[PDB]
Context: one part of a larger RNA, bound to proteins that are not shown
RNA sequence: ACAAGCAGUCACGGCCCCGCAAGGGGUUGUGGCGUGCCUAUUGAAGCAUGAGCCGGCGACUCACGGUCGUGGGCGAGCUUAAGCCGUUGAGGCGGAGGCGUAGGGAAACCGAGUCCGAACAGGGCGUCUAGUCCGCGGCCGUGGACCCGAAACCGGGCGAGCUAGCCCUGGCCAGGGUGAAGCUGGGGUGAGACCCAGUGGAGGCCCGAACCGGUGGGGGAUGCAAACCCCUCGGAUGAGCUGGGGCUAGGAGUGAAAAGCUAACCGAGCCCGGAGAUAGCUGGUUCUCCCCGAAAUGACUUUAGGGUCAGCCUCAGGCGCUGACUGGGGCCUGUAGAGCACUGAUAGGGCUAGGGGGCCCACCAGCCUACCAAACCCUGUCAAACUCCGAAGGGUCCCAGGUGGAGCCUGGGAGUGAGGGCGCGAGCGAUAACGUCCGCGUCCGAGCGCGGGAACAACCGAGACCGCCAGCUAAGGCCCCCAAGUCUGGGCUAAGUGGUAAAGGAUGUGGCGCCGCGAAGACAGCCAGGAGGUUGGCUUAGAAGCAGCCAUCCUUUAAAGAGUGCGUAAUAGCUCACUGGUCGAGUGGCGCCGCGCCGAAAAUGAUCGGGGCUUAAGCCCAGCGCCGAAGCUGCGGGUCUGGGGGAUGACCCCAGGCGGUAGGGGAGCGUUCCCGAUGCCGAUGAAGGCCGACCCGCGAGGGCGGCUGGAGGUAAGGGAAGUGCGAAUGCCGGC
Repeated sequence: ACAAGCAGUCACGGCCCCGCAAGGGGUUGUGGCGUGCCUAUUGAAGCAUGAGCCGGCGACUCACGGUCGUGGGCGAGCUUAAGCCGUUGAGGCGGAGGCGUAGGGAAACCGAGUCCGAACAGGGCGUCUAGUCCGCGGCCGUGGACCCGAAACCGGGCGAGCUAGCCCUGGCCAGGGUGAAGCUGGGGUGAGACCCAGUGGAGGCCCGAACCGGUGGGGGAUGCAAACCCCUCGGAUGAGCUGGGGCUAGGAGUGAAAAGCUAACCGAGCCCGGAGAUAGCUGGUUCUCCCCGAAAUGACUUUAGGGUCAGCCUCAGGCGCUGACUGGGGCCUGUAGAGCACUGAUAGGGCUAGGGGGCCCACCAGCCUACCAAACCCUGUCAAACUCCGAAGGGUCCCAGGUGGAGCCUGGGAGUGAGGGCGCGAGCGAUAACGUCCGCGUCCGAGCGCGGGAACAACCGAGACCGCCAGCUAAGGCCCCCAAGUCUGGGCUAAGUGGUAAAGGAUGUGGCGCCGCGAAGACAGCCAGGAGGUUGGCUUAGAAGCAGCCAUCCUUUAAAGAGUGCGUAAUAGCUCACUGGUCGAGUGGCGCCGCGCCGAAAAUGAUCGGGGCUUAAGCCCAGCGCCGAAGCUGCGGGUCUGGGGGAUGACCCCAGGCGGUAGGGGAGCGUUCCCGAUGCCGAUGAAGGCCGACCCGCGAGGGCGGCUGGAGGUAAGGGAAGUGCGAAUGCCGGC
């Protein structure tokens, strides 16, 4: 031991242990909620980095000089350096020297002025005084200057006991095979070349062990092994292999040449030193609490992932209604819109130069033109870089409201200079992109805090000081999972539409509107004709309402198209059109609106979050109620600021602020050491360790008590630092 998981947390219940009690401690059954830490980043639970776990080591210092702030001393002054005396935890002297007292100018120079200048014009800078010495803090400069990390470079040395080449001296190569020259002999010729036989034992010759390799395959891959093993394969008298001795090396050697080898990684070896090279890069950077809180723009940049200035944050001192936003008023503007008067564009027509083409011509002239077309006109229209015109709005000055973590001035400290999504306005893009590039705004960044959206940085709601088993609401929501209405009333939808696709389609259904028909009989169905010249004219092989082309007769009638569709080669045909009867009441169409239908095909198993839902739990309109956040109210507390009481501080009341990364500021806690100390605590128990449900502190911490432990410890108030670790593929150790 029917369970679904960042391991917690909130509630309740059981069981076991403390305790008179009420309470409290340990465990975990069920229920609600909940995406590890750090780093880096627009954005991480992230399937992006780092870390097995614990303990210890680990990163912003110091010196000089600067600058501002700060606590003091003296002040037109302030202060001494080296040193000398003194001291042995004693101070003193020492004015050399520095800064300050006056600036301006390149200087000569002059001086409360001075320079430019001819200037008793102008104008720059300077006058109407500050300063210095020490302590402390924040930053800056020089040094390694927060810490850890290169690849490298350079100097001096160490290596050829591996490997490469050579030098010296030695050694080694089973066995078999082939059979060169030469020689001997015979043949041959004038002599000879040459021929044959025998003999002979040549060779970077053949087969193949040792020995030297390392061809292909398998194996091995925390190995037998930091190059091995098995099968196989290459050389094997040679440019052979091998022992001992010895030589050449770092920009150097050696090299049958691969940049190979030079002691298991060689495009320049190893050690040590310069050395803490440098690292505009990456990583890491440790206690607590409190106030404020950015930026990812611009300009320049051998600049683009770095800097400098500006912007935006923050502290200190000074200024006092000026700030945002708002009301009024005044000016500037060329956008949205629209327009066609400029520049261009443009369709149709009128009109009319030039061109085209025919009749008519040669003397050149004329007349046409269902052609092309300037200019001009009317019709109609387009334009970022067109404007006769032109808003909303924005900008700035004046006046007023506005006391706000407003605004302004000097100054110390910064970080930031990858931004991201959304709405809107443009370019780019393809009226693609979680695309890009600007502008305005906004939220995330830093609000991955809280409610909604199933889940989800930036969409809707809302800005978390803490506590509460109180209350109202926001968005959203009220059928069950799941708080709260199966609420009320009137419609619509029948697809599971809702639960998320387009041209385009269709007698889906509901609602409004206009048109025409009908009781002198409509729509449908149903019975009869549905005709004549005609066979319309024209083409065509053919073209008879009925291929293609052109087109508009009348006659019989109550009626029947120079014809609707099929059909034949072409007909007839059947048929609507068309009239009359049967019938008996409604009926056909056009256009607008609501919901729905088709169009509709994907890959691991389905689903709108699920189950389910149909006069709804869907959609539209209306209305009352309720649930619902960390928003707001109620009650308690904290803190900071502001104000009021407090001679009195202390403290008391009241009002408002209090999310937060980088960063600025403030206050505090703890470790080591010094004065305090010839002291005090301390064996009736020092430090350290173990333990607590106690007490004080917001907290880091502090105290008390029991157990250990066996000798140290060090107040109050000060002082000085090797002062806090979770991470650095950190370092050492243990497991």
This is an experimental structure of RNA (23S RRNA, nucleotides 526 to 1261) from Thermus thermophilus, with 735 nucleotides shown.
The work is reported in "Crystal structure of a translation termination complex formed with release factor RF2" (Korostelev et al., Proc.Natl.Acad.Sci.USA, 2008).
The organism belongs to Thermus, within Bacteria.
Among the 50 different proteins in the entry, which are not shown, are 30S ribosomal protein S19, 50S ribosomal protein L25 and 50S ribosomal protein L28.
Released in 2014, the model rests on X-ray crystallography data to a resolution of 3 A.
Crystals were grown from: 100 MM TRIS-OAC, 200 MM KSCN, 3.5-4.5 % (W/V) PEG20K, 4-9 % PEG200, DEOXY BIGCHAP, pH 7.0, VAPOR DIFFUSION, HANGING DROP, temperature 296K.
The depositors describe the entry as "Crystal structure of a translation termination complex formed with release factor RF2".
Rfam match: Bacterial large subunit ribosomal RNA. A reference for the family is Yusupov et al. (2001), "Crystal structure of the ribosome at 5.5 A resolution", Science. Rfam 15.1 lists 51,934 matches to the family in 10,816 species.